40S ribosomal RNA fragment from Oryctolagus cuniculus: 48 nucleotides with solved positions. The depositors describe the entry as "Core of mammalian 80S pre-ribosome in complex with tRNAs fitted to a 9A cryo-EM map: classic PRE state 2". It was solved by cryo-electron microscopy to 9 angstrom. The 2011 paper behind the entry is "Structure and dynamics of the Mammalian ribosomal pretranslocation complex". The reconstruction used 81,946 particles. NCBI's taxonomy places the organism under Eukaryota, Gnathostomata, Amniota, Mammalia, Oryctolagus. Among the 7 different proteins in the entry, which are not shown, are Ribosomal protein S5, Ribosomal protein S15 and Ribosomal protein S23.

[PDB]
Context: bound to proteins that are not shown
RNA sequence: GGAGGGCAAGUCAUGGUGCCAGCAGCCGCGGUAAUUCCAGCUCCAAUA
Numbered sequence: 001g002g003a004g005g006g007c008a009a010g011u012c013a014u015g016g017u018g019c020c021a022g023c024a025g026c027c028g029c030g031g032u033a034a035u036u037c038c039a040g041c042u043c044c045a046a047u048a
Base pairs, nucleotide, nucleotide: 001044002043003042004027005026010041012040014039015038016037022029023028
C1' cells in the first nucleotide's frame, strides 16, 4: 500500500453494515448468507 478481474496475493463457509456508510484508476462492489465497504485473522508487492 493491497489481496473479485486488469494487477502478484484469501475456496476464510469470521464479526459488523444492509444500495445506507463507504469502496472503485477502468470494469464494477453494496439492497441480511457482501470474495471490492468497516475490522480481525492469514496472505501479496516494493521495502528505509